[PDB]
RNA sequence: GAACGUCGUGAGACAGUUC
Numbered sequence: 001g002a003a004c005g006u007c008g009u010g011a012g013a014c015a016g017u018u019c
Base pairs, nucleotide, nucleotide: 001019002018003017004016005014006013007012
Other pairs, nucleotide, nucleotide, family: 008010tHS
């Protein structure tokens, strides 16, 4: 950088995971 689950109207986020 990117993605899944989950949270959120959303920007994003997680004392979760993934390359």